Overview
Method: X-ray crystallography, resolution 3.12 angstrom. The entry became public in 2014. Solved structure of RNA (riboswitch a pseudo-dimeric RNA) from Bacillus subtilis, 101 nucleotides shown. It holds a match to the Rfam family "c-di-AMP riboswitch aptamer (ydaO/yuaA leader)". Gene Ontology terms of the family: cyclic-di-AMP binding and regulation of gene expression. Rfam describes the family as follows. This family represents a conserved RNA structure found upstream of the ydaO and yuaA genes in Bacillus subtilis and related genes in other bacteria. It was solved together with U1 small nuclear ribonucleoprotein A. It comes from the structure "Crystal structure of Bacillus subtilis cyclic-di-AMP riboswitch ydaO". The work is reported in "Crystal structure of a c-di-AMP riboswitch reveals an internally pseudo-dimeric RNA" (Jones and Ferre-D'Amare, Embo J., 2014). Crystals were grown from: PEG 3350.
RNA sequence: GCGCGCUUAAUCUGAAAUCAGAGCGGGGGACCCAUUGCAC
RNA sequence: AGGGGUGAAUCCUU
RNA sequence: UAGGUAGGGCGAAAGCCCGAAUCCGUCAGCUAACCUCGUAAGCGCGC
Ligand code: 2BA
Numbered sequence: 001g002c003g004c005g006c007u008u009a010a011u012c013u014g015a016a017a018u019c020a021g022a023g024c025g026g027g028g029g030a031c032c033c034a035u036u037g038c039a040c
Numbered sequence: 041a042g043g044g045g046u047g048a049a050u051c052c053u054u
Numbered sequence: 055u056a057g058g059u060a061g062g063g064c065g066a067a068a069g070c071c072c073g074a075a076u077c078c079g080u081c082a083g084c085u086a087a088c089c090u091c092g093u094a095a096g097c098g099c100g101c
Base pairs, nucleotide, nucleotide: 003099004098005097006096007095011022012021013020023093024092025091026090027089028088033083042081043078044077045076046075051058052057053056061072062071063070064069
Other pairs, nucleotide, nucleotide, family: 001101cWW002100cWW008010tHS009092tSS010094tWS014019cWW029087tHS030085tHS032084cWW041080tWH047049tHS047074tHS048061cSS048072tWS050059cWW054055cWW060073tHS065067tHS065068tHS
C1' cells in the first nucleotide's frame, strides 16, 4: 500500500484534499413538564 | 475552583 | 501505586479484554421550529 473484519458518529460521491454534497452523528435552543436553588 | 460536554470509561479502599 | 466496580467491546458461548483521553470557562434541564459544529484515530487477520 491493498483485500475484509474491529472499536467508533468516523462512511460514500466529486482524478487529490474540509474546499463541497449526501449519509451518519454531537451540541445549542419554546409552549408543556421538571427545578425552591445563598450569590459575589 | 464551581458547573457542564463528547465518550463504555463512572466510582470505593493500599 | 494497586485491586475491585457501575458501565462497555469482541465472540454462536465459553472465554478474553476495556473501564481512557479530552474539551467548553463560570456558562448550557426536556425542548418543536430554527442556528451551529463533527465525519479524527488505534488496531486484528491474511496477500
Ligand atoms: P482494539 O479495538 O484496539 O481493542 C480495544 C480493546 O478494548 C478490545 O479488546 C475490547 O475488549 C475493548 N474495547 C474496545 N471497544 C470498546 C468499547 N467501545 N467499550 C468497552 N471496551 C471496548 P479485544 O481483545 O476485543 O480487541 C482485539 C483487537 O482486535 C481490537 O483492537 C480490534 O482492533 C480487533 N478485533 C476485535 N474483534 C474483532 C473482530 N471481531 N474482527 C476483526 N477484528 C477484531